Context: one part of a larger RNA, bound to proteins that are not shown
RNA sequence: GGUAGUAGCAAAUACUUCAAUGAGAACUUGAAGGACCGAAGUGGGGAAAGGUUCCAUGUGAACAGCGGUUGGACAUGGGUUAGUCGAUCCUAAGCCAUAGGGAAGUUCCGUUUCAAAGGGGCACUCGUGCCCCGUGUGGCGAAAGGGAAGCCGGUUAAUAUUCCGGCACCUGGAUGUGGGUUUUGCGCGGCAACGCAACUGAACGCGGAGACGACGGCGGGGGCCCCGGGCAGAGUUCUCUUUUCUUCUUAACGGUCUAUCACCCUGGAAACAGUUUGUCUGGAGAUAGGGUUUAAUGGCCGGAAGAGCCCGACACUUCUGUCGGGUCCGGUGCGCUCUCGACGUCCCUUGAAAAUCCGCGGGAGGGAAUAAUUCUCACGCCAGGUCGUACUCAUAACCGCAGCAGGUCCCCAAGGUGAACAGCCUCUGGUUGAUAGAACAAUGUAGAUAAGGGAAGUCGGCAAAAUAGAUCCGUAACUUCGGGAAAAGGAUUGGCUCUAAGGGUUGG
RNA sequence: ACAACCAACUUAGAACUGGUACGGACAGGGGGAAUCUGACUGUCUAAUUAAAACAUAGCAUUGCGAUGGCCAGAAAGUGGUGUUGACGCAAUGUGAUUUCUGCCCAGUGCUCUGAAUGUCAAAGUGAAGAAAUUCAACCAAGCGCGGGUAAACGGCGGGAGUAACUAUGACUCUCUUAAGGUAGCCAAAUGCCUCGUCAUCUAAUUAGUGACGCGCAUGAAUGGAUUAACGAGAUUCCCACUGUCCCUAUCUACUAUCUAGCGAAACC
Numbered sequence: 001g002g003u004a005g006u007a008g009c010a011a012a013u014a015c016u017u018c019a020a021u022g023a024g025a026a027c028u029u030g031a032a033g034g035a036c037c038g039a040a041g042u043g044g045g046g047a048a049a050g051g052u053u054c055c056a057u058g059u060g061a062a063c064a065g066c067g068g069u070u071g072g073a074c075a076u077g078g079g080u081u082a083g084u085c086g087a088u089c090c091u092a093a094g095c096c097a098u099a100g101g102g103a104a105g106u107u108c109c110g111u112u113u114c115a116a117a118g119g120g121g122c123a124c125u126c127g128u129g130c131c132c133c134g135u136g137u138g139g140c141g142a143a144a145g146g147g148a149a150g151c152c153g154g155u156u157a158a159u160a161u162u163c164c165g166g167c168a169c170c171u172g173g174a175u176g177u178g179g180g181u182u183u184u185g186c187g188c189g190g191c192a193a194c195g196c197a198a199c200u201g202a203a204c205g206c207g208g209a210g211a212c213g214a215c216g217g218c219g220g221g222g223g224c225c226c227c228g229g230g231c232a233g234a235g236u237u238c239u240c241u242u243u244u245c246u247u248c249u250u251a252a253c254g255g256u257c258u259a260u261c262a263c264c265c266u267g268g269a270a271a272c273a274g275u276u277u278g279u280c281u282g283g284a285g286a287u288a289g290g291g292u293u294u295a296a297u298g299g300c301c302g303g304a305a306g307a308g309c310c311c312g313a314c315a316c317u318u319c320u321g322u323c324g325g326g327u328c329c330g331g332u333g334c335g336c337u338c339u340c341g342a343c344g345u346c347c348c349u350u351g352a353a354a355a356u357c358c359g360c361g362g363g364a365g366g367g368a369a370u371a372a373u374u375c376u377c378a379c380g381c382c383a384g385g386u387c388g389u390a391c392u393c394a395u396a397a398c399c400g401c402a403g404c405a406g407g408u409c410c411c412c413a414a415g416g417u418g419a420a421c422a423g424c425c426u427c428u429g430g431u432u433g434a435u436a437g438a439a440c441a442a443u444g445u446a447g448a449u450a451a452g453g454g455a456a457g458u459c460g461g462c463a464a465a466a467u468a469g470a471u472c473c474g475u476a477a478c479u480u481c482g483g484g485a486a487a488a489g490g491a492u493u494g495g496c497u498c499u500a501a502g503g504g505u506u507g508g
Numbered sequence: 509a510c511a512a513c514c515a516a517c518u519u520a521g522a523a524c525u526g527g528u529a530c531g532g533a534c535a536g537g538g539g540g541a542a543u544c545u546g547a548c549u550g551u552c553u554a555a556u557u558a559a560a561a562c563a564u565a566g567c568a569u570u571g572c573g574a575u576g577g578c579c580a581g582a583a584a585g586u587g588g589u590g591u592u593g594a595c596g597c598a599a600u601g602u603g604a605u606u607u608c609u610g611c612c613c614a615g616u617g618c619u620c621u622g623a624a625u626g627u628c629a630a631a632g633u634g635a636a637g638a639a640a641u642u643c644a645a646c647c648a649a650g651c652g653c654g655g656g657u658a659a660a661c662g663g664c665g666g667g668a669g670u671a672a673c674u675a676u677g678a679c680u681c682u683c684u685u686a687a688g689g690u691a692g693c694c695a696a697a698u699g700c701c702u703c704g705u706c707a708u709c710u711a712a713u714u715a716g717u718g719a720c721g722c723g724c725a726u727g728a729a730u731g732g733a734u735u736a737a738c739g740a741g742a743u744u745c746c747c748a749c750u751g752u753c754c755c756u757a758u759c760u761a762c763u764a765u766c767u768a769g770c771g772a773a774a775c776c
Stems, first nucleotide, its partner, number of pairs: 001776002008770002015033006034432004043412004049392002053390001054078006063071002083169002085388003089146002094140003100109003118133005150167005170384004176379003179375001182372001187196003200365001204361006213346004218341007225333001226331004230248001232246004249307001253302005262292005272282003308327007347351001398407002414426004435768004444762007452754002456752001461749001469493005478483001480604001494525002497522006503514005526530001538747007545739002550562002566602007577589004606733003610664003615661002617657004625652003633644004665683005692726001693723001704720005
C1' cells in the first nucleotide's frame, strides 16, 4: 500500500432557552430551567506517590481519538513566611561499628561478648594542684508508636494554627522587686482523709508516670439531630396555613463553685442490711450521719463583643464607606458521633520499649537581734537556630505504555421512610464531564411480558420464575440433647375516628 | 387519696371505611424425601480446576536429661530451637464425636548383641630379603549371624467329597504361606463380565434408592463402620414455579443503520 474513509468512537440516567464572546460554539461564560451524586458522596481535608500540574495574563501550530474561543496543553510572569504543626529527641522489630575470632580474600560472625573501654567535686593573679564515685561500655532505626508549648478574628490571585490584630503558653538562661522562713535555725492548720502562695536540702536508694488486649450492657459530658416559643429576613398566599425555611455564635488560656469511684471520723449491724439493667458489698466494720479527695468537653466570670453574624438607613466616578440597632429562652432521647467513668466477660492468647518528668527514704553542706534568706510563691528581664509548608490525592495531577470502567492507606458524616452508614427521595456542597444529529431493518447486548399446558426442553431445571418484612398460631424424622427450626405450613397487615396501659413533679 | 402541671415513644383493643386493597415502590429465605463425601469454622492453583484437595482440634508413634536431640554455616571464641528443660523441644502418620482398630517380623527398613563365628583399610607387629618389596598373623566401625518391632514400609492362599429326592455344604480329605481378610462394608467415588440379580420409584428408567455377594481388584490410624450439625461439593425424586419447551409473539433502551467529524488492525 490494498483492506479503508472501513471496524469503530454505544458502561457511569440529560440535556434545553436566551445573551455575551468569537472567523468559527452541543461540549467557553452569564442568567433561567430540567437533572444526577444523595453524607461507606461525583462533598471537605490528609498519608504514599507526583513535582509546579497551583495563581494571573496571553495563545498560531501540536495534544484534549468530535469541535474548541476552553484546558492539568503551549508561552510570559508570580506563588509555599512557624520557639507552639511535623522532622529534629527516644526507643521497637532490625541494621551497622567497636574488642576479639574466622576467611587466600572481596569480607563473615560478633553488639558486650576471654577489653586496662567512665564521670563528679574542690583549690590559684594565671588553663594545668588535687580529692571522691564506677558493675556499662557506641551509632542508625517511626512525618500512624513515646513526646514541652497557640487560640480566635481578619487578610491574598495564589500561604497561613506560619502573615496581620488581639489574647496566651512552653523551654532554657539570668539576675531583680515584693512576699515567705529563719537568726543555736529550715512554715502553719486539720482527730483524720488532707489543706494552704512559698515553706533548705548532696550522695545513695525506693516508687510513680510515660505504659498499653478484645468485647458487652449501663451512667456523665461535648457536638450533631429533633420539638416548642420569640426576634429579623425570605417563600407561598384562587382557597387554607398564629404557616414553610434560614439566622440568633462564643476559642485557647485562666479564676471560682461543683461533678461518680475511692479515702477519713463517729458508730456497731440477724427480724441481716445496703444495692446494680447485670452484679456484688459489709464485725478485715455495712446501713446511716458528717467530711477529704482524683476526675471539665459542667455553671458563672475574665478573654468578649470591641469580634463574628443579621437586619435597617444615609454618602459615591474613585479617594472614604458612614451610622443605627439586634444578636433570646426552654424541652426531649434504647437517637448519631466522640470522649470519660464504674462494672463485667474471654484467654493452654494476659495483650512494647526507651527517652523524659515527678514524689519519697536519707540528712551531706549552708544559713548575722538589726541582715541575708542554696525559695518548686507572685510579678518582672533575655532568647528560641535548621529543613518541610503551593497543588492533586484520583472515572484526568499516583501505578497500570494513556486524560485507561482496573488498583491504591485514612479523617468528618444532614433530613424522610425504614430495625438499619439497606434500597429509594431530598438539604449543604459538587457536577451536568464522558463525539454528536436523524431514523427505528435484520442479528444482537441489556430490561421485561405472555393464552393453555407446566421440564414434554436439556447431559443436567442452565437461565428465569416462584418465596421473602413484621405480628400471631403451628412445627416431623433424627440428634452429639446443644440443635434440626425461619423445619414443614396457616392467618393478619391500608386509611380514619376513638379507647386503654406503660412515667416525672407539686399539693391535700 | 384526688387534682393540677410536665414528657416521649411503645404496645393492645374497638367502630367506621374502600379496590377484598394495604411489608401496595423499595427492600426481601423456595421448600421437602434421600444417597456419596469432607466432621464443623478456616485455606490454596493471582490469569481455565474452591473441591471430596490442604489445615484443624482429637488420636497414635518416634528421638532427646544439655558432654544432648533436630537443624544452619566455608569457617569461627559462629548460630536457630533457646528469655527453652519432658504438662518441653523436635520429627512423622491418621484426621471431630461414637463404636472399633483383627492375624502376619518371612521380605525391605529401624533398633539391640557382635563371643562359641567369619570378613577388613591405614598405622602398628613378625618373617624372608641387600633393599625396594613380598608374605603372614591382629583389628575399630560397618556387615554376614542372632533377638525385637506393623498407629514402620507393607501383606492377608488353592484343590476334592459330603445331610433319609435334590440344591448348597455345617462336616471331612488334601496341597502350600510369614500370615492366609477377622469385625465390619459393597456393582459403593472401589466389580471387569455389567444395562449383575431381586424389590421400589415411572406408561416406559443403561439413572436413583433398598437388598444380595466366591468382592476382576472392599476392609480396619496405608484407618473400618456409623454419624447430628455444617457445605457456592457430586447425585435421584417430590411439591411450588415458570417461554427450558409445544411455538413462538410483542414492547423498551443502546447498537447495528444513514450523516458530520475523526479514524485503525488482522490478513495479503
Shown are 776 nucleotides from a PDB entry: RNA (26S rRNA, nucleotides 1426 to 2323) from Thermochaetoides thermophila DSM 1495.
An Rfam search finds the family "Eukaryotic large subunit ribosomal RNA" in it. For this family Rfam cites "Crystal structure of the ribosome at 5.5 A resolution" (Yusupov et al., Science, 2001).
Among the 47 different proteins in the entry, which are not shown, are SEC61 beta subunit, 60S ribosomal protein L36 and CCDC47.
Primary citation: Yang et al., Nat Commun (2025), "SND3 is the membrane insertase within a distinct SEC61 translocon complex".
The entry is indexed under membrane protein biogenesis, SND3, ribosome, co-translation translocation, insertase.
The structure was determined by cryo-EM at 2.2 angstroms resolution and released in 2025.